[PDB]
Context: one part of a larger RNA, bound to proteins that are not shown
RNA sequence: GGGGGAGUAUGGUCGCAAGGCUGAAACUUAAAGGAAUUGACGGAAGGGCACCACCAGGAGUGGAGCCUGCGGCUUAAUUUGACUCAACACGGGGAAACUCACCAGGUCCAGACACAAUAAGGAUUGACAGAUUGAGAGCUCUUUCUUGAUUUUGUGGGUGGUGGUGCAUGGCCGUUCUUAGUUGGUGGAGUGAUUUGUCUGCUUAAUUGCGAUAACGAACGAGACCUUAACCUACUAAAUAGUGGUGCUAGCAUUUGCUGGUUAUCCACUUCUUAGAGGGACUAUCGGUUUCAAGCCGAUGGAAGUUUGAGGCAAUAACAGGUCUGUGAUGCCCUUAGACGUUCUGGGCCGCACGCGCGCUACACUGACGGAGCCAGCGAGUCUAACCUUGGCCGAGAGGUCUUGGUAAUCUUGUGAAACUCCGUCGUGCUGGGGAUAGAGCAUUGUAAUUAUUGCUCUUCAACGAGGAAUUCCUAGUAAGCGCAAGUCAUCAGCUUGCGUUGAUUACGUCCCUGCCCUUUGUACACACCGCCCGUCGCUAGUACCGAUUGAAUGGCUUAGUGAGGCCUCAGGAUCUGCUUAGAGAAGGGGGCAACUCCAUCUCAGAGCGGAGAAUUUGGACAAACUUGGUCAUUUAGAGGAACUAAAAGUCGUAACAAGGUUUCCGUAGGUGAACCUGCGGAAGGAUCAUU
Numbered sequence: 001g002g003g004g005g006a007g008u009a010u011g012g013u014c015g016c017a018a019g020g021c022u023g024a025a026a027c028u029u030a031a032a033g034g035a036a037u038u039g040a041c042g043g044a045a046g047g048g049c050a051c052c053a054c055c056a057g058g059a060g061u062g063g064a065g066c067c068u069g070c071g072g073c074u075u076a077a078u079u080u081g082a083c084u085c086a087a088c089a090c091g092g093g094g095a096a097a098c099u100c101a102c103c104a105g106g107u108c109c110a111g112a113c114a115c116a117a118u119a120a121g122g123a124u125u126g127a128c129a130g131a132u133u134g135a136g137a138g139c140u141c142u143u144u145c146u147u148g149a150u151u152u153u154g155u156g157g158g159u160g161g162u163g164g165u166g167c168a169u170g171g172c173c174g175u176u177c178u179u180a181g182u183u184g185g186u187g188g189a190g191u192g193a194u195u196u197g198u199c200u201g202c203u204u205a206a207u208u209g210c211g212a213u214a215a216c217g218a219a220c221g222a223g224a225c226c227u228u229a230a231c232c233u234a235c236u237a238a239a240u241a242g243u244g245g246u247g248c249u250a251g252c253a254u255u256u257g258c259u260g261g262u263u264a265u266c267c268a269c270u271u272c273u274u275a276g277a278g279g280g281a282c283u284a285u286c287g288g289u290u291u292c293a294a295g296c297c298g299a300u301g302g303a304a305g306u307u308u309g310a311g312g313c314a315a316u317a318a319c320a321g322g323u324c325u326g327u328g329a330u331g332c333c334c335u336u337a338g339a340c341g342u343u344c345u346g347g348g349c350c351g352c353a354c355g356c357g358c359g360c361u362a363c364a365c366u367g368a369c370g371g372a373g374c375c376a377g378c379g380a381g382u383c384u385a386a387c388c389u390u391g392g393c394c395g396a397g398a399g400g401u402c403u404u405g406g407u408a409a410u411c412u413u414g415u416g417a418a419a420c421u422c423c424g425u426c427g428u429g430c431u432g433g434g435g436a437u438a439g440a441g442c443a444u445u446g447u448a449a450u451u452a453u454u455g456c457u458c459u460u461c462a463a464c465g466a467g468g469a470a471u472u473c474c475u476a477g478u479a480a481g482c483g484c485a486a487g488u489c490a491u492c493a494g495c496u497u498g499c500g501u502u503g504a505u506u507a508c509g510u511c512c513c514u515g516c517c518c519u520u521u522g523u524a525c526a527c528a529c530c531g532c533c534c535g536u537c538g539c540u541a542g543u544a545c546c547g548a549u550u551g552a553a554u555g556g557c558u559u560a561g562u563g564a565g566g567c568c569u570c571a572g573g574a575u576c577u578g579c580u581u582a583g584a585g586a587a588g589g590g591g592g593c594a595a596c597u598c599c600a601u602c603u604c605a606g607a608g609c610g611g612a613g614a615a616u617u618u619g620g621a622c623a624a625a626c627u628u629g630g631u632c633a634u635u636u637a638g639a640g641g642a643a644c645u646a647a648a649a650g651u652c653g654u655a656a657c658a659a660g661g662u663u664u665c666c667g668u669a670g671g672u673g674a675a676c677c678u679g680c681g682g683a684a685g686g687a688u689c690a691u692u
Base pairs, nucleotide, nucleotide: 002029003028004027011022012021013020014019039525040523041522042521044520045519046518047517048516049515050514053510054509057474058473059472060471061470064361065360066359068357069356070355071354073351080091081090094492102347103346104345105344114155116153126145127144130141161333163332169329171323172322173321174319181220182219183218185216186215187196188195189194199211201210202209225312226311227310244267245266248261249260251258252257282305286298287297289295363467368425369424370423372421373420380412381411388405391402433464438460439458440457441456442455443454480502481501482500483499484498485497486496487495529660531657534653535652537650540646541645542644543643545641546640549637555631565622567620568619571616575612578609589599591596663684664683665682666681667680668679669678670677671676
Other pairs, nucleotide, nucleotide, family: 002031tWS005006cHS005026tHS006025tHH007008cHS007023tWS008024tWH009011cHS009022tWH015017tHS015018tHS026543cSS036193tWS038526cWH039528tSS041658tWS044659cHS050511tWH055475tWH057505cWS062469tHS063362cWW064463cSS066494tWS067089tHS069088cSS069090tHS072351tWW073078tWS074077tWH077347tSS078351tHS079093tWW082087cSS089494cHS093349tWS094095tHS096446tWS096449cSS108342cWH111112tSS114115cHS115116cHS115117cWH124150tWS128129tHS133137tWS138143tWW144145cHS164331tWW166170cWH168324tWH168330cWS175317cWH177221cWS180181cHS180222tHS181207tHS181315tWS184198tWH184217cWH185197tHS187214tWS190192tHS197215cHS199200cWS202294tWS203209cWW204208cWW209294cSS232234cHS232275tHS232276tWH236276cWS237238cSS243244cHS243269cWW250259tWH281304tWS285299cWH290293tHS290294tHS301305tWH302305tWH324330tWS335339cWS362433cSS364367cSS364431tWH365427tWS365429cWH367426cWS375419tWH376417cWH376418tWH376500cHS377417cWH377484tWS377499cSS378415cHH379413tWW381408tWS392402tWS393400tWH398443tSS408411tHS418483cSS427428cHS431432tSS434462tHS435437tHS444453cWH445449tWH477503tWS478504tWW479503tHS489492tHS506507cWS522658cSS524656tWS524657cHS532656cWW533655cWS535674cSS536651cWW539647cWW547639tHS548638tHS552632tWH554636cWW560626cWW563625cHS564623tHS566621cWW572615tHS573574cSS573614tHS574613tWS607608cSS632635tHS652673tWS653674tWS658661cWH688690tHS
C1' cells in the first nucleotide's frame, strides 16, 4: 500500500489552555501523483530588433456638413458573407432596369434501356380576349383552323440551383521571413519523449559570416535571381526628335537673328523620354577601430556607396482564418409538368430614432475671386465597329452635322490640364472662407431615371472659428500639398490601382513605447495566460457527524426478589399374611351330655409380634415464577447546529501555479466577508549552488 473524505473521533490519554498522541467509517472518485522532454506563457533575466512600436517631430483622424460600409425594426423585401490586428470605399459591391440572390405577381420543365392505359375513343402545338395575362406572351374555357406521333400521374438513375453546410472538401488568398527561420542522412547523448548539428563571443535594416566545436556533410529560407532610373557616342531611329544647307513672308541694322513649313536629291546625322554584345559602382585607394576575423565609421571618386533606391519571387509546421455567392470543382435539400431551377413586370443594400469604421470638402490673407503666364508622367482609344469629343456643325456647359484622321512618337496630346506663378479686386467679419440643404429652369447616354443618373444657370446663409478623451501613418527627393490616366463605366464615381508636379524638423536613437527573433530560467499551462485555479455565499440532491428529549421498546447474568417441577431427606399413613381368643344349645367327637379336646361358620385378637406401602413440599440440593442496575452485531427517532461530496449556464472577489505581480511552503499565534493577511522562528521543495 490509488485520490479524496481525513489526520475529519461515538472513544481513550496527556495538557491550565492552546492543543499533542492514538485514530475510523459512510460516501465519492479514474485517476491523483513523481522525474524528464517539447512547446506556449511569465508584471523572469541577457542579447538583437520594428515608425503595421515608441523617442524629435510632421500631416492628421477623432470635432462640422456630406459620401461610403457595417449593426434592429416596417406583421411587406430592406439579398448576403465578412465582428481586433487578420471585417466595416472589403466582397474588385454606382443599383435606368438586368447585375440579383430579397419581395408581389397567369406560372411555360430537357426521363436512360418498367411503360401500372382513353396510346389512329386521333396521346398533341401555334391563337380571338373576359370582371383577372402592357403584347403580332387566350394555358384549358356555350367557336377549335394549313405541315405535325415530344405520350401523361402512385413510382426505385437523372442533365439545374448566387439553397444550406467553408465544423465534409479542392484551389486560391490572408499572422509571423516587412524579417532570418526550417529540416534530413550518417555520427554522438538519453530507457524514452527527444537532443547535438542548428553554438559561447564578435557585427548583423540576415542560422550573415568569423570562428571555440560530438560532429560531419547537406537541403530549404536569406542571399543570390528578376524589373527601373542612366554614361556605350561604333551593324539601338524613321525627317514618328533639337537637324547642319532647300523656299519666302510679315521688324532693325544694307554687319554676323526669332518661330511656320512642298514631300522618296540628299549629303562626314544621333550624347534627350528609345535599352542589345566585352560595359560600369567591387567595402576603389586611403584614413583610423576590432584575437588585423568577418566587419561598424570617415577622406576627393564616378548616372548613383550602410546589400545603389524600390518592388516581385519568397521555407517548414499551422488557422476549423475566408471563399460552396468565381468555377460546367465537388455528398445532402417532403427535387424533374403549380417549386429554391428558367426567366418577364414593378419594387430595393436608392429605408431612418440612433452608434461605429474607411473617406471628401472647410473653418480662409501663407487666403477667396478676377484676370493673365503657362510646365510634367504613368496610359488609353474602332467588325456583324458610331469608343478616342481632333476641326469647317452658325453651333455657344451637353451632344446630334461630316468625318478628311495613324496596323495608335507625325491623331486626341511636340499631352497644350488641374496645382503653381508678375498684376489687381474684399480686407479679419460667421466676410467675396458659403449650390451643405431647398426651389426654378436647360441638356445628352438609357424600348424606361419620380426616392437629385450625370452635367449646366440662377436665389439664402447651414454647421463649421487651429476639434475632448482617444487615435493613425510616416525616416527621402520620403512625408505632406496637387492633380491626371487606368479598373469599374450607357454619359458622368468623393473608391482603388498606378502614377507624375511642388517639395518640410531628428537620421551618431531606444526598448521603459506595444509587439517580433535568439538564448537562459520557472511553470500546477498543452491549442497552451482570452491558461489554470481557491474559498465564502445562494439553490437542489446525497452521505455521515453533534444534539435537549434520561424510549437506542428488541438482545446474556445479579453477591436482588419470588421458588414450577423433579431428586435426596424428616415424617405421614389410605391400603392387608399367621386370618391361633374357651363367645356362637344349626357338623359325627373316649363316658350314664353339671363348660374335660394342639377344633366351627359369615362375629372377630389390648398376643407386643414376625411386613410392604399411595395421597400428604413436613427441610435441603439442582433450578426456576419480577413496573427494577450493565453492555451492544451499519445496528431504528429528533427541533436545531456544523461538515463533506456532487450537480450547477448562480453571486463576490483572485489566494496558488511566472519573482503569479507581497517568492512559496512549514510550525505557532492573533486577526479578517471569503479565499487570506500579519507577528516570531524554520525550509528551499527559490527567484542564489558563486566574491576580495

Description: The RNA (chain 2 18S rRNA (1799-MER), nucleotides 1108 to 1799) from Saccharomyces cerevisiae S288C has 692 modelled nucleotides. It holds a match to the Rfam family "Eukaryotic small subunit ribosomal RNA". Its family is annotated with ribosome and structural constituent of ribosome in the Gene Ontology. The sample was in a buffer at pH 7.5. Released in 2025, the model rests on cryo-EM data to a resolution of 2.3 angstrom. Among the 76 different proteins in the entry, which are not shown, are Large ribosomal subunit protein eL15A, Small ribosomal subunit protein uS9A and Large ribosomal subunit protein eL29. The depositors describe the entry as "pre-frameshift complex of yeast 80S ribosome with eRF1 and mRNA of WNV".